Context: one part of a larger RNA, bound to proteins that are not shown
RNA sequence: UCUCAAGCAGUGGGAGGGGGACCAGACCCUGACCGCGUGCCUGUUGAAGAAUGAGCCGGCGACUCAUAGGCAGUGGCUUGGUUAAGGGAACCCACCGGAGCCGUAGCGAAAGCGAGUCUUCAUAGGGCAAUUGUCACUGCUUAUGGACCCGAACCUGGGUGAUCUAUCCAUGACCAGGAUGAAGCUUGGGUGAAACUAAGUGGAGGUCCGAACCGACUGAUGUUGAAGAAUCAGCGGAUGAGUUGUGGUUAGGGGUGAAAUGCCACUCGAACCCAGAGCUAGCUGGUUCUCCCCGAAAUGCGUUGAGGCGCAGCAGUUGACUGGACAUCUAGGGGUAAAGCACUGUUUCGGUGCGGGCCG
RNA sequence: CGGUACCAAAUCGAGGCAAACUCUGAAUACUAGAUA
RNA sequence: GUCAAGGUCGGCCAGUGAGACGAUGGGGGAUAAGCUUCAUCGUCGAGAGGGAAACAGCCCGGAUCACCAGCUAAGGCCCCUAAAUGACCGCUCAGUGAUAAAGGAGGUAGGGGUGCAGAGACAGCCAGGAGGUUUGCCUAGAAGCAGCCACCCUUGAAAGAGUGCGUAAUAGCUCACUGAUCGAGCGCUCUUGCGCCGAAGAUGAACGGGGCUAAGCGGUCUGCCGAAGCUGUGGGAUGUAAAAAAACAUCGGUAGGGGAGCGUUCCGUGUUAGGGAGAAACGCGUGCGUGAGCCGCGUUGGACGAAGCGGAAGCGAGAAUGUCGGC
Numbered sequence: 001u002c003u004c005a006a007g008c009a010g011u012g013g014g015a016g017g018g019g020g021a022c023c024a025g026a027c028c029c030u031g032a033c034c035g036c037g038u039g040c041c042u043g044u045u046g047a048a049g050a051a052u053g054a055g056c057c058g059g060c061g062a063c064u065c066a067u068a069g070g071c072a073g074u075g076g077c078u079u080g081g082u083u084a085a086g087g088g089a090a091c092c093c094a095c096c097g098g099a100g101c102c103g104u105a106g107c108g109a110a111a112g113c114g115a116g117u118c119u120u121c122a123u124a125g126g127g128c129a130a131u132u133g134u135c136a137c138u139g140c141u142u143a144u145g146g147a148c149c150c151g152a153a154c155c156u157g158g159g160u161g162a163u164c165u166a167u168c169c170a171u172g173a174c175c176a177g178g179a180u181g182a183a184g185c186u187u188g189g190g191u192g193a194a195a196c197u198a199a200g201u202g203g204a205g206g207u208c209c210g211a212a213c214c215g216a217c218u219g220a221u222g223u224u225g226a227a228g229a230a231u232c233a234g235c236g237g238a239u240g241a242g243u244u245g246u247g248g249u250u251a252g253g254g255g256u257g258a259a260a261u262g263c264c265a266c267u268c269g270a271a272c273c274c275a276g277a278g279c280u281a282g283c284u285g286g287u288u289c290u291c292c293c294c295g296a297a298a299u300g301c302g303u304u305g306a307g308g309c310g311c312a313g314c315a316g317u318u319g320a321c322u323g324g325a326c327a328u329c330u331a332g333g334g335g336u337a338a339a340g341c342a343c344u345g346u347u348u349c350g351g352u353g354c355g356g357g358c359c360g
Numbered sequence: 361c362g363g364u365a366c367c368a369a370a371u372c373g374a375g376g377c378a379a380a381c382u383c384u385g386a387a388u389a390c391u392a393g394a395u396a
Numbered sequence: 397g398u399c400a401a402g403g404u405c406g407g408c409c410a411g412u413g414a415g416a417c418g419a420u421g422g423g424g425g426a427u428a429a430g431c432u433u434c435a436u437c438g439u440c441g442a443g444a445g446g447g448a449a450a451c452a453g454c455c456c457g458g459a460u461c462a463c464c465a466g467c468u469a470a471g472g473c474c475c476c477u478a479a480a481u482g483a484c485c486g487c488u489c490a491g492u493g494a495u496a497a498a499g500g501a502g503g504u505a506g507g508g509g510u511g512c513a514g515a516g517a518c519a520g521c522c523a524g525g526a527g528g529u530u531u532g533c534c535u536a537g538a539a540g541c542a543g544c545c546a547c548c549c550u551u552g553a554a555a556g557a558g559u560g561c562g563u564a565a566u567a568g569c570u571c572a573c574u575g576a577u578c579g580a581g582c583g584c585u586c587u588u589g590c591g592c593c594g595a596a597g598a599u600g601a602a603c604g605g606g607g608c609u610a611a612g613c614g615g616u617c618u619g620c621c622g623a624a625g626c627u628g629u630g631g632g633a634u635g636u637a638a639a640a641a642a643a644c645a646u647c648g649g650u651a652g653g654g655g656a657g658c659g660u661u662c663c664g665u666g667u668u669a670g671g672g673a674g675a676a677a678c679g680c681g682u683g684c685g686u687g688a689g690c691c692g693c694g695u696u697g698g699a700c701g702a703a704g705c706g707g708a709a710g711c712g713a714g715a716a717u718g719u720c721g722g723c
Stems, first nucleotide, its partner, number of pairs: 010036004016030001018029003042051001055723004067143001070140004075135003080102003086096002106113001116128001118126002148286002151283001156275004168248005174242001175240001178208001180205001184201006213237002217234001219232003255263002289657005299312005316408001319405003325398002327395003346376001348374001415440004423432001445456002461630001466626001471621003474606003482617001486613002499593002511582002520577001522575001524573001526550001532544001635644001664705002670700001677695002680692002683690002
C1' cells in the first nucleotide's frame, strides 16, 4: 500500500501516510492513481507465444599447450645477422661452440650461362629478373598432434559369466479319485483242423473327467500399481516326446533353439567389463569482464556439390596514387516500349481467278 | 457445257494478332572525352 | 562546384552462400497466394521511434547523451490519447462512407443538344377500330394470334391480312392508329459527380470504442497537435588548416575486423610499509570512472594481506534435457 479491481506489472508523472530535516526556504525513505507497455537466449527472412533450453542458489564447466612457417608491432645488429648439441674451477644457464640455417643475382627441365639468362636455326622480340636485410620477443593465422568444449549409432583385441533361461547328460522325487476300456488268455457254440461269435478274465490306450504340479487363451482391476507387469473370477494339460530338486557339459560373429532369428541370468538378430576411442561427428546445443571506430552477406563460377566449402564479389586493418561519384555539354551504338506488320509465321468481307466437287 | 454459295491457292484494295515478326523507331541504362 | 581520397592496386584476419517483403519491368499458376523462380530500387534482416487501432518487411524519419526548450515531416485535429463540431461553396440525407461483380431502377445534382408542341403534342375520358382475305400452304381443325410463305389493295378522319390474353376451331377482350375534350410544354438519349438492390456461414463486434447526416466526401485558404528527426545549450570521443575572426563534421548496429583498459591467483621489485589501537563476511557515504569497479568507513569476525609498473596465468557463465551438494 492492499476487495469494486484485472493482463511477464517495471518505468515517467504523481496525492496521501508512518519517521528523519532546517530556528519557512517545500528535500532523504514507502507508494494510491495515471501515460506507455507481450522475459532472456538460441535458432531464423521473420516470434512474446502454441520455437526451443532453464525449478532456485553456491561451486564447478568449453579456442590452452608444443614445434614449425608466413605476417604485423617493437628491439639489437646490419647487406650481414644468428646458433643447436656439448663443455662450463659457472650466484647461475654467461663465455666457448657459428656444425647448420636464412639473405644480397637470376633464370632455365637440365647442362650450362650469368644481372643477364632462358624461349629460337634467328646478333630481333617476348616471359622471368635487374641499388627489395636478418635474428629474438608479443600478437594473428595456418600446418602436424585429442585439442573451442560436451555427446553417438558402432568396429577391434584381451578377459569375465549360462546358481535365470533355451538344449543335453547324471542321479532322485512327484502325478488324489472317478470313468471308458483294445490285444492276449479261459470257457461254451462252431469248423475235418483254421479265421468266427457270445460271456468272463485281464489289461492297454501321449484315453475321458478332475486336485497337487506344470503350462497360461479371455475380461476386469492395475499399469509414479502390492509387483519394473501380478492378483481376482473362468480356461488348457496332467503316468506323460510330462514336470521338478541338485550337479555338470556347450557361451557370442559363437553356442543353443518343436528356431519366435527367442534365449545366452530385468539388456541383445550377435552381450557383459576393461583398453585403443577424450575415436569419428562438413550434426546439434552451449560457449563465462568493459568502452571506442568502421562495417557484411545470404550472389557468380565448380563441386556424388547445392542445411558443407574453395576462388571471386561484399566487410575491417595497413602501405602508395587530382584516382572516382552527382550535375551540364559534346560525341555513338545496341534497338525494348510504341508502332508497324513490304518480308517470315497467322488473318475475316469483297473483287479477280489454274484446278477441283453436284447435272455436266 | 452456257452456269453456280469464296467449299477453297497466288494477286489488288480495306481492317488486326506475335517472345522466337518487326523495311522504321523513345524514355532510359551503359561506355568515353572536357568543365564549375 | 561538392563530398573530412570515398575510386584503384598489393598484403594480414573475416564473415556469408536454404533470406524475406513492397514498388516497377517479365517467365511459371487461372496476370490465384505474405507461394515459386530471375533483374532493379528501398526496407526488414545487422537502426528505435512517429503513423496505419493492434501488423518487423508499407509511409515519414532513419536514435552519442542529458533537458517540466521551440519549430516541423507522415499521419490528424468531438470525446477516449495532445490538436480546427475554423471560414466559404456544393453533393450525398446513403449512416454509403467502416468489403464485394455482371446486371437492373426516371434515387439525384450540374452542363450541352434533339423530337412532338396554342395548323393546340403527351397522360386521362368518350367513340371508331370496316370489306374481300373464312387468304395461300399445312392440319382432324387453326378464319390477326402453332408453324412456313406472303404481309400488297380498297373505303376513309382513322383501321396493320396486325402486339398480348383466349377457343377443339370461332366468338369475345385489349393494343397499334385517328377524331373530340382538358390543356400546358412534355418525353427520350449523350458527358459527368454522389448513392440504392444484387452481398447469406458459422461462441456478439470486416469504423479502434463511443458517437456521428457531421468531427463524411469533393474544391480553396489559415493555424495548430505531432519523432532520441530538425533547431537551441551543455558534457564526452575521433579527425582537419588557418589564425582580428569562425570551429565543421562524424558516433543504430549482428557475425566479423581494428584500436584502448579493470579485476582475480601467484611471482619479481618488498622480513619497505599497513594490521591484534586487528584481513575475511555484510551495509553505508548512493562521492568517483565511459564501463567492468575503485577509495573511505560502521558492524560482525578472525587472520595476514598487499599499494605502483611489468611478467606468467587452469581470467570472473542466469541457460550446452551440464556436473556435485543444499534448499
Description:
The PDB entry is titled "Homology model for the Spinach chloroplast 30S subunit fitted to 9.4A cryo-EM map of the 70S chlororibosome". This is an experimental structure of RNA (23S rRNA, nucleotides 535 to 1282) from Spinacea oleracea, with 723 nucleotides shown. The sample was in a buffer at pH 7.6. Lineage of the source: Eukaryota > Streptophyta > Tracheophyta > Spermatophyta > Spinacia. The work is reported in "Cryo-EM study of the spinach chloroplast ribosome reveals the structural and functional roles of plastid-specific ribosomal proteins" (Sharma et al., Proc.Natl.Acad.Sci.Usa, 2007). It holds a match to the Rfam family "Bacterial large subunit ribosomal RNA". The literature on the family includes a 2001 paper in Science by Yusupov et al., "Crystal structure of the ribosome at 5.5 A resolution". Rfam links the family to the GO terms ribosome and structural constituent of ribosome. The structure was determined by cryo-EM at 9.4 angstroms resolution and released in 2014. Among the 49 different proteins in the entry, which are not shown, are Ribosomal Protein S14, Ribosomal Protein L28 and Ribosomal Protein L1.